Solved structure of RNA from Bacteria abnormis, 409 nucleotides shown.
Meng et al. published it in Nat Commun in 2024: "Structural basis of Acinetobacter type IV pili targeting by an RNA virus".
The sample was in a buffer at pH 8.
The entry also contains Maturation protein and Coat protein, not shown here.
Keywords: Acinetobacter, SsRNA phage virus, VIRUS, VIRUS-RNA complex.
The structure was determined by cryo-EM at 3.11 angstrom resolution and released in 2024.
It comes from the structure "Acinetobacter phage AP205".

Context: one part of a larger RNA
């Protein structure tokens, strides 16, 4: 030299101003209390005790006599008082923050795990409980089903099955907490790192069926859910009766009127509840028929996956009783400009575009219109040949090899 940084992630501390802030005032409205005047009706009656108010008179200024009221009822007005509600700001602290900033990574810190250090450390019913493992003794034993006095039921017996049933002894715990070191858990974000990128081969798939689960369709019997008609019970209500208390003067005694709160009787009449019956609308499941969805399964058939293999192709070497093994080219990128045969348009055109196939079969990815090599056919080319002569007739318009390029590039 290339190396993206920080904040808070953990904690504490100092300051500016600000949000609201019980009431303090200036206000609004409301309620209650006190005096008096005014409206009418009245605070049961009787008799006895006491109280107060107002007025007048005189005394003694504060006291007696008389008069009118209350032992005060509703309504309005009158003076004052108390209480509650609303608006605006300020003294004030209160909680928080924009802010002044600083410090702490041995403080402190978020969930799990490991290590070290320190250490009195979770308890729900009970004051007892929980967890673990082995051994020993006794019995004609246990379970099931039914019956039988009582009971909700049970304490007695019978039949079958099985041979099965009961008791004791031990250990540990009720004990976890706190700190530091490391690691996992992205601790969140910012400009950026981020804003992501989709089918076919292999995979195994396709495919038929089995199976399970779910969905939907239709159907039968069951339990469910409204509305009711009825039956019976219960509860409450209505009405009535009995009993107790306060008040109608401050109290006493009586009276009834009472104003009337409570309690108990009473109450199937009205209301409600409950249970049952029947009907009524309907869902669901318990059940069955069918359709659909998802999962597992192997087979029926298929291709692909590595050789293989489908005719692998023709040759050579080595062989084995035989097969067979190895070598020779298989071959891919492509430019795959072509050709032929059909399609749709066009057409005073066979032009346009397209499918299909590239003489016959193989190997082979890809660009599957199979590029290319092997093998077999067919037609070119090269220059050699055929009994070259034979024939009582005129033959014969071919044959083989090589060069040889073509019948998809």
């Nucleotide at each position: 030299c290339a190396a993206u940084g920080g904040g808070g992630u953990u904690u504490c501390u100092u300051u500016u101003c600000a949000g609201c802030u019980a009431c303090a005032c200036a206000u609004c409205a409301u309620c209650a209390c006190c005096c008096u005047g005014a409206g009418g009706a009245a605070u049961u009656a009787u008799g006895u005790u006491a109280c107060g108010u107002a007025a007048a008179c005189a005394u003694u200024c504060c006291u007696g006599u008389u008069u009118a009221c209350g032992u005060c009822c509703c309504u309005c007005g009158u003076c004052g008082u108390g209480a509650u509600u609303c608006u605006g700001u300020u003294c004030a602290u209160g909680c928080u923050g924009g802010c002044c900033a600083g410090a702490a990574u041995c403080u402190u810190u978020u969930c799990g795990u490991u290590g070290a250090c320190c250490u009195u450390u979770c308890a729900a019913a009970u004051c007892u409980u929980u967890a673990c493992g082995c051994u020993u003794u006794a019995c004609g034993u246990u379970u099931u089903a039914c019956c039988a006095a009582a009971u909700c039921a049970a304490c007695g017996g019978u039949a079958a099955g099985a041979g099965g049933u009961a008791a004791a002894g031990g250990u540990a715990a009720a004990u976890g907490g706190g700190u530091c070191a490391a690691u996992g858990u992205u601790c969140c974000c910012c400009a950026c790192u981020g804003g992501g990128u989709u089918a076919c081969a292999c995979c195994g798939g396709u495919u038929g069926g089995u199976u399970c689960a779910a969905u939907u369709u239709a159907u039968c019997g069951u339990g469910c859910u409204u509305c009711c008609c009825g039956u019976a019970u219960c509860a409450g209500a209505c009405a009535g009766c009995a009993a107790u208390a306060c008040c109608c003067u401050a109290a006493c005694a009586u009276a009834g009127g009472g104003g009337a709160a409570u309690u108990g009787c009473c109450u199937a009449c009205c209301u409600g509840c409950u249970a049952c019956u029947g009907g009524u609308c309907a869902c669901c499941a318990c059940a069955u028929c069918a359709g659909u969805u998802g999962g597992a399964c192997u087979u029926g058939a298929u291709c692909a996956c590595c050789u293989c293999c489908u005719a692998a192709u023709a040759a050579a070497u080595c062989u084995u009783u035989a097969c067979g093994a190895u070598u020779u080219a298989u071959a891919a990128u492509a430019a795959u400009g072509g050709u032929a045969u059909g399609u749709a348009c066009u057409a005073u055109g066979a032009g346009u575009a397209u499918g299909u196939a590239u003489g016959u079969a193989g190997g082979u990815u890809g660009a599957a219109a199979a590029c290319c090599c092997u093998a077999c056919c067919c037609g070119c080319u090269u220059a050699g040949g055929a009994u070259u002569g034979c024939u009582u007739a005129g033959c014969a318009g071919u044959c083989c090899u090589u060069c040889c390029c073509g019948g998809c590039a």